The depositors describe the entry as "24-MER RNA HAIRPIN COAT PROTEIN BINDING SITE FOR BACTERIOPHAGE R17 (NMR, MINIMIZED AVERAGE STRUCTURE)".
Solved structure of RNA, 24 nucleotides shown.
The entry is indexed under RNA, HAIRPIN, BACTERIOPHAGE R17.
On the sample the depositors note: CHEMICALLY SYNTHESIZED.
Released in 1995, the model rests on solution-state NMR data.

RNA sequence: GGGACUGACGAUCACGCAGUCUAU
Numbered sequence: 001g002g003g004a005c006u007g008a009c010g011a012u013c014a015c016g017c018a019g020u021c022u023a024u
Base pairs, nucleotide, nucleotide: 003021004020005019006018007017009016010015
Other pairs, nucleotide, nucleotide, family: 002022cWW005020cWW012013cWS
C1' cells in the first nucleotide's frame, strides 16, 4: 500500500534473503 503466496534461515532488529507476486 494491498493483500499474499510458500516461507527456510539469519542477525535481531527491522532486517534481509529465497522465490513468488499483482494490485498500489